Shown are 576 nucleotides from a PDB entry: RNA (23S rRNA, nucleotides 612 to 1373) from Streptomyces fradiae ATCC 10745 = DSM 40063. Entry title: Structure of the 50S ribosomal subunit from the antibiotic-producing bacterium Streptomyces fradiae. Among the 28 different proteins in the entry, which are not shown, are Large ribosomal subunit protein uL4, Large ribosomal subunit protein uL24 and Large ribosomal subunit protein uL14. Method: cryo-EM, resolution 3.13 A. The entry became public in 2025. The sample was in a buffer at pH 7.5. Rfam match: Bacterial large subunit ribosomal RNA.
Context: one part of a larger RNA, bound to proteins that are not shown
RNA sequence: ACAAGCCGUGGGAGCGU
RNA sequence: UCGUGACUGCGUGCCUUUUGAAGAAUGAGCCUGCGAGUUUGCGGUGCGUUGCGAGGUUAACCCGUGUGGGGAAGCCGUAGCGAAAGCGAGUCCGAAUAGGGCGAU
RNA sequence: AGUAGCGCGCUCAAGACCCGAAGCGGAGUGAUCUAGCCAUGGGCAGGUUGA
RNA sequence: GAGGACCGAACCCACCAGGGUUGAAAACCUGGGGGAUGACCUGUGGUUAGGGGUGAAAGGCCAAUCAAACUCCGUGAUAGCUGGUUCUCCCCGAAAUGCAUUUAGGUGCAGCGUCGUGUGUUUCUUGCCGGAGGUAGAGCACUGGAU
RNA sequence: AGCCAAACUCCGAAUGCCGGUAAGU
RNA sequence: AGCGCGGCAGUGAGACUGUGGGGGAUAAGCUCCAUGGUCGAGAGGGAAACAGCCCAGAGCAUCGACUAAGGCCCCUAAGCGUACGCUAAGUGGGAAAGGA
RNA sequence: GCCGACAAUGUAGCGGGGCUCAAGCGUACCGCCGAAGUCGUGUCAUUGC
RNA sequence: GUGAUGGGUAGGGGAGCGUCGUGUGCCGGGUGAAGCAGCCGCGGAAGCGAGUUGUGGACGGUUCACGAGUGAGAAUGCAGGC
Numbered sequence: 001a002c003a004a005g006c007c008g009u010g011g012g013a014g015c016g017u
Numbered sequence: 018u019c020g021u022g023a024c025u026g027c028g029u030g031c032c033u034u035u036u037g038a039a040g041a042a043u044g045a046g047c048c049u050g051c052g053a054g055u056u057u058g059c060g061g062u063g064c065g066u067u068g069c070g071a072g073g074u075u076a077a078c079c080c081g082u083g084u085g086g087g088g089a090a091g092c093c094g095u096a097g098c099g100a101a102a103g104c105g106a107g108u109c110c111g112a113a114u115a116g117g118g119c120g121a122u
Numbered sequence: 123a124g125u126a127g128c129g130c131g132c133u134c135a136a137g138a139c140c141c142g143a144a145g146c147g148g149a150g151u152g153a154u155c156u157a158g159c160c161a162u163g164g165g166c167a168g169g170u171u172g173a
Numbered sequence: 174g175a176g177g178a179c180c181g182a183a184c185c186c187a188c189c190a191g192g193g194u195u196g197a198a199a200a201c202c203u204g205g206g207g208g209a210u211g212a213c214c215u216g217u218g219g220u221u222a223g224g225g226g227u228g229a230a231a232g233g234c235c236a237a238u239c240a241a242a243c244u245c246c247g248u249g250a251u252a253g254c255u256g257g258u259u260c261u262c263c264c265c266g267a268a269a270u271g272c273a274u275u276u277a278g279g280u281g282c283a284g285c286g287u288c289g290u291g292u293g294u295u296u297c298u299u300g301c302c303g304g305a306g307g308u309a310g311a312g313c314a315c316u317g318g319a320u
Numbered sequence: 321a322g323c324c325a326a327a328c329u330c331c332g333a334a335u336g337c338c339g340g341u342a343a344g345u
Numbered sequence: 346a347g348c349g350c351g352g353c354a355g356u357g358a359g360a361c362u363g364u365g366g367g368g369g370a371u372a373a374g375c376u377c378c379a380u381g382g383u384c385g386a387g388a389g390g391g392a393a394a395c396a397g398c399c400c401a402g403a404g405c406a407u408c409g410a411c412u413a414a415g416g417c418c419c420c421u422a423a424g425c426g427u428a429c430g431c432u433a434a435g436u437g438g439g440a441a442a443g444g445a
Numbered sequence: 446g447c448c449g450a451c452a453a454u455g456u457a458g459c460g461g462g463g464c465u466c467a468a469g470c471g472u473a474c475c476g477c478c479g480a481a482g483u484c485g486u487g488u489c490a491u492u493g494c
Numbered sequence: 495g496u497g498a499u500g501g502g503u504a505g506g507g508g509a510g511c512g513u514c515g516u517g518u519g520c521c522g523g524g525u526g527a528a529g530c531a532g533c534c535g536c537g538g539a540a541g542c543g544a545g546u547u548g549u550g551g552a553c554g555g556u557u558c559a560c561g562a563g564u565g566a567g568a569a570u571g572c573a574g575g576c
Stems, first nucleotide, its partner, number of pairs: 008027004014021003031044001033042001046576006056136003060133010072093003078087003097104002107119004139257002142254001146247006157221009166211001168180003171176001184208003188205005223239001225235003260510006270283005284356002286353007295346001297344008310331001311329002316325003320321001359384010389400003404488004409484003415478003418462003424475001426474006443448002489500001491498004511565001513562005519556004529549005534543003
C1' cells in the first nucleotide's frame, strides 16, 4: 500500500519514547 | 512543550542574462577547506576631523636605544592682466576719459 | 583664510577586482615515430610464360 | 631463359563488407583484396630543424600535436568580449532618451538618481487674464483631380 | 449644380505652449 | 516639491496596452514616431491558469470591521434574491458577405 | 434569435458539474461576499515643527 | 506632543553583526580554556548568552582604539573525501 506530491506553508484529528 | 502528521487551503526551484525564465536558455552530483576591490606616492581632487593660523609645512639628511629632537632646499597662500616687452587694483583690444574680456570689493 | 597630518570617495602609473583564447617574439630540444638521401648487410616457398 | 612479365605463400600494403565504437586495440579484428625480381621490402650506422627540413605533391609528414612542431622565458600578453565577485538592516531611488562617434552589444557630453552645502515656495495643481497658431472638422476663394 | 485632396485653404476649434496674477501643496 | 554650487553613480538592447500617425496588404505577439498607463524595479485581489489588462502601491503583528475590481445553484466566500419583459438557439459559451 | 459554420492525440470555443422549473440577456429595487486597500488595536523606524 | 512618511532592481548615503591579530585597563581557567554536539533563553538583522549539559584536555572574555590574507552558493572554479 484508492494515491498525482518545486516536496514547503496555514488550519487540524490522532498517537507517543 | 516536544516528536510524527490522517485530512484540508495556498503554493510553477537558486544564480546569471534578459522586454520577459519554473522555464524545454547558461552554471551547479554532494560535503569540507581555499578563491576576486589590494599596495605604493612630502601624486591630483572633494568631504570630515585635528594642529597652527597670515602664515602652514618639511624632503634628503644629522643625532639618539624606539615612536624623540634638529634640518627652510623646497612647496602652497600672499595680485592680476597681457603673446610678450611691460604695467599693476588694475590690465589687454583700442586713436578713445567708446564699449568690452579677465581680475579687485 | 590658508596650509600640514589622519580617515573616507573618486582618480593617475604600475599585472590593479578575479578568471579565460586563438596567436606574436627571444633562446634552446627534437629525423628512436614519419618524409628524403648516404654507407654496409639480409630477404623474396612453389609453379608458369619462353626476347 | 629476358622481363618495372604471369599465378601465388612469407614480407609490404589497405579496395570491399561485417564487428568493434566508455573497443582486445587513441585506427584494430574476421573473410575476401593489390604488389609479390623490383621505381621492391627490411636491419644496423649516419644525415637534413621550424617560416626551416622532406615531399612520385595530399598542405602531406617532421615523437598519438602541423595553413608553420615542442619546451622555457617577455608573461599575470591582449580581450569594446563571456563568466564570477562572499555579512545584515535603515532612508532615497532610476534608465533603456537627444547629439556625436572607424560609430551602432562600446564610450564622451546632456537628460533621469543620490549625498553635502547655500537659497526658501522660487516647483507643481486649479481658476482668471494677455498672447502666437493653421491640427481635427469644414470649404472650394487659390493649385490640382473630377461626373 | 453635386464632389475629392499629407506636400490645396475663404475659414477653423478642443487641447497643448509662453508669460502675469490669486488660492492650494 | 524648485533652484545654484560641488562628491559619487547607473542608464544609453526596452515590452505590452489606450489615443494620434508613417512603412506594410484597410496584415503580424511586425516595425518606426508622438502622447498616457503598468511591467521593467510591483507584492496582494479578479480575468481557470496567463510580466504589460481591471482593482490596488506590501514597515511589522492581529482567529476584529467596511469596501475596490469581480461575484453570490455546487466545486468556492456570499441571492435557487424581489418585480416586469425577451430568448427556444445550450444562443449565453467565437466570426462575414448574403439568405429566410 | 436561425442558417452561412468547416482538420487532424481525447469531450475540448462556459474553468468543471449542471443550468430555460435560468443558475441567460435587458431595466429597476434590496442585501451580502470580496485584497497585504481603508478603519480598529499594539509596536518600531525616517523626517519637520 | 504633533504632521507627513517607511515596495524596490541598477545605484547613492547611514548605522551595525561576526572572525583573526596588536596596545591598554579590568577579569576567567585541571574547581576543566579553545573546538565540537545538544537543551533553555535573548535581539529588528547580521547574531548573542561571565546560562546549562555532554565531549574535550590548555588556553580565553571584555572597555576604548588600531590593522586586515576579515564573511562564498554558483567562475563547464581548485584539492581531499563520499